Context: bound to proteins that are not shown
Molecule: 18S ribosomal RNA
Organism: Encephalitozoon cuniculi GB-M1
RNA sequence: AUCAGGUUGAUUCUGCCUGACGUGGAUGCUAUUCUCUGGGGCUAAGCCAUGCAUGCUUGUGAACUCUUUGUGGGGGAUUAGCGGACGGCUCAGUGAUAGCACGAUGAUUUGUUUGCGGGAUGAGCAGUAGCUGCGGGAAACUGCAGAUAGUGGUCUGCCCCUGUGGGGGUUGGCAAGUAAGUUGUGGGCCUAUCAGCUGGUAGUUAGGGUAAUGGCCUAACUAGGCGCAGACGGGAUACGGGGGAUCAGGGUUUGGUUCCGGAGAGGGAGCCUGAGAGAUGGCUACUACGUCCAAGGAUGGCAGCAGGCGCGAAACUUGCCUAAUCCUUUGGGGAGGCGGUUAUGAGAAGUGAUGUGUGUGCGAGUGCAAAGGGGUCGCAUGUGAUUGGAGGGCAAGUCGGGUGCCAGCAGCCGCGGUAAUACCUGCUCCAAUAGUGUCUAUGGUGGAUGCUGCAGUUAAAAUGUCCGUAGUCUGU
RNA sequence: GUAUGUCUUUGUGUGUGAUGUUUGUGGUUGUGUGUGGAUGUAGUGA
RNA sequence: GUGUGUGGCAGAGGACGAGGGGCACUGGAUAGUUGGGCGAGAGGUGAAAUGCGAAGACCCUGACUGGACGAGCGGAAGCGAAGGCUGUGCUCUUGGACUAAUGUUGCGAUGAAGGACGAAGGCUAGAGGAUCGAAAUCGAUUAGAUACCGUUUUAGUUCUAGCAGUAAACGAUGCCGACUGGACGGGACAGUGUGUGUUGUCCAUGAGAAAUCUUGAGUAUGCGGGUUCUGGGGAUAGUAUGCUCGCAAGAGUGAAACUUGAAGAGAUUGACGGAAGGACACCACAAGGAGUGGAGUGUGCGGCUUAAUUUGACUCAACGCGGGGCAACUUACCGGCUCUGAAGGAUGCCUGUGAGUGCAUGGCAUGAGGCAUGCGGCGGUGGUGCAUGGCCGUUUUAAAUGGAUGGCGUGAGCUUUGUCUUAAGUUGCGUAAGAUGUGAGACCCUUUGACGGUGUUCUACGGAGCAAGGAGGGGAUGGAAGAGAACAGGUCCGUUAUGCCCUGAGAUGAGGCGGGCUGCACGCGCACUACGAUAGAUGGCGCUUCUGCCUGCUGUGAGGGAUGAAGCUGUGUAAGGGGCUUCUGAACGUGGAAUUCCUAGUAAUAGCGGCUGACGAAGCUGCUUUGAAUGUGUCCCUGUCCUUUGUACACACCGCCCGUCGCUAUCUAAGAUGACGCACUGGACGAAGAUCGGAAGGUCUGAGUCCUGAGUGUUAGAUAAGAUAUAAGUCGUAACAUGGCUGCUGUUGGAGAACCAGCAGCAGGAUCAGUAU
Repeated sequence: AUCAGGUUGAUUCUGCCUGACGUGGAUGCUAUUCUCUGGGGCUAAGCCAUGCAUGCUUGUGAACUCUUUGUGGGGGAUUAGCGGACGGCUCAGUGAUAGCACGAUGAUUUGUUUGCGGGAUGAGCAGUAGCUGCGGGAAACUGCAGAUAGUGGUCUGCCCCUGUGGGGGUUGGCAAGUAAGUUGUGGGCCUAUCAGCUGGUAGUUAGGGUAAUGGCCUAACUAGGCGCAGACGGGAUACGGGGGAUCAGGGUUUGGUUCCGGAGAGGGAGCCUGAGAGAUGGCUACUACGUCCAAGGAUGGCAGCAGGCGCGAAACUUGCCUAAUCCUUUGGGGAGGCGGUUAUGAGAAGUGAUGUGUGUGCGAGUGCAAAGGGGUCGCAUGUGAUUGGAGGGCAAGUCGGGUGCCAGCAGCCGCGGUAAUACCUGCUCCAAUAGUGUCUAUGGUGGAUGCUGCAGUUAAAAUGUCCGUAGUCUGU
Repeated sequence: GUAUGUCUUUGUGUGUGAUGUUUGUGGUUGUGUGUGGAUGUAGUGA
Repeated sequence: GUGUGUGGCAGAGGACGAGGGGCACUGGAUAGUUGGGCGAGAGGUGAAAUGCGAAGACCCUGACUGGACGAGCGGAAGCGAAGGCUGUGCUCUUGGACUAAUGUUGCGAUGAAGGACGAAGGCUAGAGGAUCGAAAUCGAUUAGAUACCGUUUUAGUUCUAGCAGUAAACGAUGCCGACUGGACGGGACAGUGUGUGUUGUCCAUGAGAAAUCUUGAGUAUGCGGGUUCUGGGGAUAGUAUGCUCGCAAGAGUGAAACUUGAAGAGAUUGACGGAAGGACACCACAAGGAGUGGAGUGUGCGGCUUAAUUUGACUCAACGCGGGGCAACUUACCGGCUCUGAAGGAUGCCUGUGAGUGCAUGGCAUGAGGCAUGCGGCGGUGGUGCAUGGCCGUUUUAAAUGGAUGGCGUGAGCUUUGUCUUAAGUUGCGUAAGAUGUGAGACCCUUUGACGGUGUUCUACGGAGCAAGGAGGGGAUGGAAGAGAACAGGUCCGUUAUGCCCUGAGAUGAGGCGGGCUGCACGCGCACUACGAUAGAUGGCGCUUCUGCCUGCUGUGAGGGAUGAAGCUGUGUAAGGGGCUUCUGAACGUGGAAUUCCUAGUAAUAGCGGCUGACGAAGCUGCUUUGAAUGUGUCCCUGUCCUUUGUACACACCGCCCGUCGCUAUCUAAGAUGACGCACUGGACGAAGAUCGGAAGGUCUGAGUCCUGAGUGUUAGAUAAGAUAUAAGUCGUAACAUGGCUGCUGUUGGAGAACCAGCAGCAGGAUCAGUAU
């Protein structure tokens, strides 16, 4: 571990079509409460007004200032240092160069952390921030003079490779831990109206470059490398896993979305600083769209949190937080937390009762950063069902009145022509019930894709006939 | 081209116990399981 | 690895075979050429026409030439991979089986990709040319046939060399391996009472949806021996597009949009067939008799006419039929006139101070309803017999059918197909069947116990013929009767049977009077009287009987008696309708093709009753009188039943059904010229940064601009070919039955359209089969 209705005057079959059960999205009517869990992914990786999302620490002490005053104090600008490569958002590219599993690094670098090691108080000159003055410009931004810490050169010494010559460097270390880079093999998206493909392409030898192996790059030379066990191409709504749905067994379908990995910041490129970036709340150029100006210039990047426009069948607050969790633990934090809004799902209570309201309202206390709520007490108080159906499939009326192949219904079979159990209207009843219907995609249903496990004389289907390579099976 | 003992390497899911958040979906908490590899034994002898 | 040699292959022996290529010969028939004979038609058809024949056809004979084909024997017989292969002798090649102490030693099974072969038709080159024959063409048939049938005449049909690659290329049936009951056969080899390989028919078990299958279509849903291909509701459609092959004709591979609830297999019972059998019958023939169809009249129907000529019924199964012989009535129709013979409620109006009614003339008499609207009651020979009941007719003047038991099928369903006899499913036998109902018979009108009883000749023991005896003889005669189904049969004009519609006072109601149903160019159905000597006229005989018998005249239109004239009469309210007397006196000379009834006290002849009753019968319905011929059978023609058979029908042949053409709507191809994206390739130029340089510059990375080339999508387009759903149609009839020319598959020509013709093939066919001297 289940089936029903429909080809005939009646019969047995083949075969599909439809009903009956789940799940994701959109939508109609209708709604009392609380508890957990979700919400601009699909169309436009389209365009964005305004506010916030990243700043700290001193062995540093300027202007100013106090004291009856001196290797004296306050004060806080700038130097120097650390961070901004994480956190958060999104799914365009990518069919294996990504991701998962088991391996190599004896081929490599690593701030902060831990334990060991290591360290110029010498000469002599240059010279700067803040500060004190003169200023330019619509702006955004910027110049010159004056005077001082840190500081920067050059000698001296110290250290390194050498030495019967010389030549370099300016204190940079070892080992763990943490992180990162590089690399081998293996996996069912669909397609042959895709069969032959490839020039740095396959290898050797040398050098360069790199933190490091390697055609990664160059010079010279060899002619290789892959393929029906599907190469090379082309298509569809392609981010990969952990995971989800369906459900006798075997299977089929799906994963934009919490956790881990990748990639990107309108589109392409190129770079600086740094232990770490080919960084976009960093810089430079071209390119799409722009914005401000006194016209000569200057400037922009919400796929961060709210919000606006557009698009569409399709999705919430321009709120509060010096509290929990952590990062950078009284500094900073739209990370994260707290409510509000919405028939997202799931769970649990109600709409009354006869002996003595399962609701609503208010009051204390509790709770919090401050408040909602909730639960422990009291005071009054008394309210609260719908949606789809009634010919068969399929539980439930030959009940009243209207309409007359009309108007309408009906997934399917079918109904209606004055004698409607099927339409419209009123009663009555049926199923589930704070829910219940419709449109769309998908699992089962389907032994109607068949490994388990179908069919092929006449229902759809054994090829006009032999030979024969790859593969499968047999033999060894 | 196999079976199996021992060792090893990896799941957030899930199978199955315990536990009166007033009950419940839950939460907390015991145990089992998922892929590859190493080394023996058996088939195994040609 | 060993050893062994089980599958295969290779070689041996003697047989067997329409297996193949080549060479050499041979047999007759069709056509033709040419000698001899004959003297008018031959050919072919359902029947004919075109066309051939006195320059001698056709037929009979002596010689020749040419192509094609290989009869009978010839079969559920053989061979080949399949397509295919029948004269004889040579030659080169080929196969499977059998037989065995031969060799080898797993060398095998299946098979995308590749390769060879492959009916008929077609195409390319050469050769050839008897027969048949697409296309073309005339002649018929037909409503029309561009077809079936025929005449003239071609490509093709044959051979050699090739191309092509299709078939109902079919047993509609992959290949290899294991295992499994009987009976009767065939073909080859070997043995001796049998074996191996093959193969045809018939029965079980088993299987299947069934028909059916038997070396498989078997060996369990009890599901796995090895290894392939193809299908996944119908239609669009084997169609578009791309690609490969071909000289072409085309073949191979092969979609979608859009549409739609069934399309299909096998079997059951009916209905039908321009289906086949077996029985039958004077509403069928055969042998016979009398007729009808021709004439003049009687009276039904059509047509025409009219004021109206009221209507129903149209092969049998309408037409002397509506019991239908109409002066009024009947009477349904036409023309004037009169009446209400108008339930009862409701609303307005009027009314005992008179509503109305009779008065052949206008005033008296009687004394309670009237008028207008509507809901309704009522009447109608007004409509629908295709809305119904009841009753009739027809198949049926036939012989057919219903429950229950047993058996047979998964089920509907079937219980058969024989055979003898009968008026009959009436009896009797045979059989998986044995008994009982309705109908036939008995029964009744109806009437002497008559039963094929007795003898005789045949028999299937069911019965049939011929005799005697008998008042009666073969169902004693003739009738009456007559299950269950069907038909759109007839009737609403038959009914105070009936639903619905129509009509309503100047009525589609009820009366009264006149007219019509009877009108008359013409076509038809049933009858009556005739065409003469087997007779007509006139007398006699029979009487309350009869339709007869005897008979001076007529020797032929004295046969026939229509049409009309004058005069007399009956019924009735109404008559040149009905009778009688004298005259007039037609058509008709025994009837064309067709066609009806009949088997004995009958057919045919001559009549009398009754029903229609005012008079009037050439009508029907019964009874008398005289009184024959022929058969004692068939299935030939017409019809009915039963069985078997085909089916695509089931509202059931009036059924079902295919294609062009025309109208509207939606979708897709092809198409000059185009547009738009997304992702690449090859050139030219080239910003910025990084790196080297004292600088000019060099180098690396490289966006962008400008241009060309592939790709992969999506889309506009005048015109235009399809498909599908519709409506509402027009033209035909291709298929289903022997579907009126059996059907279908391939190929090549033709037609308005379905489709038609030629060559080969298939049964899914209309045949599982037919006497060899």